Context: one part of a larger RNA, bound to proteins that are not shown
């Protein structure tokens, strides 16, 4: 394991720890 | 009432460097890491600058001391006057016949 | 060369 | 006359210049002075190899011939950079291999193999030198000048490289000259220190300077169409001496009609400089340290080259990229629109350009056109495409259109 | 029908294309054919009742329109447009401009010579100029101070301080060394040089 990528980066959702 | 870790989807997104008018560039160089790896020294110079002395500053080699302690040492340098190729004159002086004039000087 |  | 500063000097400190290898790493070479003929070349001493088969030179005999011969004929002989072929010495085609087995090898096939032959030991001759049946060949796996050490960190106006931050400012790619052109001297522009202060860039007003766009023909040339006319062709034609006429070439002058970068009677808009005014800018003007840069490009617009071509090429003004390859727009893109990014914000207005959907705002209002998916890449030219105008000429003296119809004849 | 010509006689070459009878009818527009019959044409004349037949501009569109890998105006799609023109209202939309917090340099006012606020302007940036710091090594400070209740180093952090470079704290690891505050001096800071040397 329907998916188009100089890998990052902004948001927000899941899940996992610390509290 | 937050923060770490992942990242599923949404938006945006043309490595690093070197070289060029102009590179994501299908132009250079690098597999990837760890260590080596390139504007200094002397000695003279020109400017700035910190600070002792000031018509003066300032010593060199050496000597003596110490033994991470300074001193002595003034021979010499720069400066205090220029101008002229020079002889020379000199706050002037060169150029000239010139008490013209103008160059370089002189607070 | 500034001001006593 | 006392302070202080300050000539000048001395010593620290920073920058930067000179001389030195002088920011670091590279040359190809150049020079000295060694080491190398155990590879290879040529020599020189001393030794060794070359199966087998073939072909049949001289000579020599013997026989023929001749005066004598030359010379014929067979036998015999066994020469030869002869032939065929192994070792052995080559390496001519052609495959293979090609990070090989191998820095030249392997397989198949050739060449020479008694000769200018191939080997073995033993010696001599080398770096501007040896040796070379000569290929600038070889002198120890690269020879148009070995090697290995020095001189040496040769020199490199060339390429590469050049290592923590943060904050201010911030260029050039032009001139001049240059065995200069991709390098440098000075100038230009950056930028720091000191000192000057309103001088700065744009702007208002006023003088003055100038020959372009446009224009125009006075002037130098160009020029079309006509007139009138010095020098002729043309020429009924003359030369005895005139002449005569030219629906043609030929000055200057009229009319009528145009051209020019090196024409100009003319003549802007702008520019350029001065004065007086605003005008406090990362504005100017003075000394003075310290650079860089001296490869520019795109676009507007003026020109010169090209072809009224180039993402062409030269120059002028102005831009913006460079160095703003940071925003936004224009699908996508350095220079085209919009705009100069100091940081933060899940707050607001606009720029260009958008507002059906991808993709943020109008499936927003009114007129009107387009039927080609034209818009969404392009000319001469060519059409009863479509809407809008303008203007003739025919028409109820019946028009155009189709149609009845006549449509003759001298021939 | 005439020079044409074995006829061109409207209907082969030529001449001029001459007249008339007419409402007109060409000594002829094609067919017909070599010139020929019969068609048709032109003018006229009647039906027929309202226009028609030409030029010129202007908008928008037609054709003119053929290259090579597979097509497209960027794309879906769009026709009284989601085209093109003319006039309008809104919105949308950047790092432009505004609010709101901050920072660094100038200026200005403070206070008075950096004591910190205050207002108010600058701050894209290559070559390149100046300024201001961080850390490394090593020296004076240091016959000191910190250190086995743990020195340098490593290895970890969601924490604290500073624009930043870096400084601090804390846990592990380590197991003997470090070294202020304030100076002084350098073999001072790497990602690249087909660098170097070594690991993988």
């Nucleotide at each position: 394991a329907c998916a188009a990528g100089c890998a990052g980066u902004c948001a927000c959702g899941g899940c996992c720890c610390c509290g | 009432a937050g923060g770490g870790g992942u990242u599923g989807u949404g938006g945006c997104g043309u490595g690093c460097c070197u070289a060029u008018u102009g590179a994501a560039g299908c132009a250079u160089g690098a597999g990837c890491c760890g260590g080596c790896g390139a504007c200094u020294c002397a000695c003279g110079g020109u400017c700035g600058u910190g600070g002792g002395c000031g018509a003066g500053c300032u010593u060199a080699a050496g000597c003596c001391g110490u033994u991470g302690a300074g001193g002595c040492g003034g021979a010499g340098g720069c400066g205090u006057a220029g101008g002229g190729a020079a002889a020379c004159c000199g706050a002037g002086u060169c150029c000239g016949a010139a008490c013209a004039g103008g160059g370089c000087g002189c607070a | 060369g500034c001001g006593g | 006359c006392c302070g202080c500063a300050a000539a000048g000097u001395c010593c620290g400190c920073g920058g930067c210049c000179g001389u030195g290898g002088a920011c670091c790493c590279g040359a190809a070479a150049c020079c000295g002075g060694g080491c190398g003929a155990g590879c290879u070349a040529g020599c020189c001493c001393u030794g060794g190899c070359c199966a087998g088969g073939g072909u049949g030179a001289a000579g020599c005999u013997g026989g023929g011939g001749u005066g004598a011969g030359a010379c014929c004929c067979a036998g015999u002989g066994g020469a030869g950079g002869c032939c065929c072929g192994a070792a052995c010495c080559g390496g001519u085609g052609g495959g293979g291999g090609a990070u090989g087995c191998a820095a030249a090898c392997c397989c198949c096939u050739c060449g020479g193999a008694u000769g200018a032959g191939c080997u073995g030991g033993g010696g001599c001759u080398a770096g501007g030198a040896g040796u070379g049946a000569a290929a600038a060949g070889c002198u120890a796996a690269c020879c148009g000048a070995g090697c290995c050490c020095g001189g040496a960190g040769a020199u490199a106006g060339c390429u590469g490289g050049u290592u923590c931050u943060c904050c201010c400012c911030g260029a050039a790619a032009u001139g001049a000259c240059u065995u200069u052109a991709g390098g440098g001297u000075c100038a230009g522009c950056c930028u720091c220190a000191g000192g000057c202060g309103c001088u700065g860039a744009c702007u208002g007003g006023g003088g003055c300077c100038u020959g372009u766009a446009g224009a125009g023909c006075a002037c130098u040339g160009a020029u079309a169409g006509g007139g009138c006319u010095a020098g002729g062709g043309g020429g009924c034609c003359c030369a005895c001496c005139a002449g005569c006429c030219u629906a043609c070439c030929a000055a200057a002058c009229c009319c009528u009609g145009u051209c020019a970068a090196a024409c100009u009677c003319c003549g802007a808009a702008g520019g350029g400089u001065c004065c007086c005014a605003g005008g406090u800018g990362g504005a100017g003007c003075c000394u003075g340290g310290g650079a860089g840069u001296g490869a520019g490009g795109g676009c507007g617009c003026g020109a010169g080259c090209g072809a009224u071509a180039a993402c062409g090429u030269c120059c002028g003004c102005g831009u913006c990229c460079g160095a703003g390859c940071g925003c936004g727009g224009g699908a996508a893109c350095a220079a085209c629109c919009g705009a100069g990014a100091c940081c933060g914000c899940c707050a607001g207005c606009u720029a260009a350009g958008g507002c059906c959907c991808c993709c943020a705002a109008g499936u927003c209002u009114g007129g009107g056109c387009u039927a080609a998916g034209u818009g969404g890449u392009a000319a001469a030219g060519g059409a009863u495409g479509u809407g809008g105008c303008g203007c003739c000429g025919c028409g109820a003296a019946g028009a155009c259109a189709g149609c009845c119809a006549g449509g003759a004849g001298g021939u | 029908g005439g020079c044409u010509u074995a006829g061109a006689a409207g209907c082969a070459g030529c001449c001029a294309u001459c007249c008339u009878u007419u409402a007109a009818a060409g000594a002829g527009u094609g067919c017909g054919u070599a010139a020929u019959a019969g068609c048709u044409c032109a003018c006229u004349g009647g039906u027929c009742g309202a226009g028609u037949g030409g030029c010129g501009c202007c908008g928008c569109g037609c054709c003119g329109a053929a290259a090579a890998u597979g097509a497209u105006c960027g794309g879906g799609g769009c026709u009284u447009a989601a085209g093109c023109c003319c006039a309008g209202c809104g919105c949308c939309g950047a790092a432009g401009c505004u609010g709101c917090g901050g920072g660094u340099c100038u200026g200005g006012g403070g206070g008075a010579u950096g004591a910190c606020c205050c207002c108010a302007g600058g701050c894209g940036g290559u070559a390149g100029g100046g300024g201001a710091g961080c850390g490394u090594u090593c020296c004076c400070g240091a016959u000191g101070c910190c250190g086995a209740u743990g020195a340098a180093g490593g290895c970890c952090g969601a924490c604290c301080c500073g624009c930043g470079a870096g400084g601090g704290c804390g846990g592990c690891u380590g197991g003997a060394g470090g070294u202020a505050a304030g100076g002084g001096a350098a073999g001072u800071g790497c990602g690249a040089a087909u660098g170097c040397c070594g690991g993988c």
Molecule: 23S Ribosomal RNA, nucleotides 526 to 1261
Organism: Thermus thermophilus HB8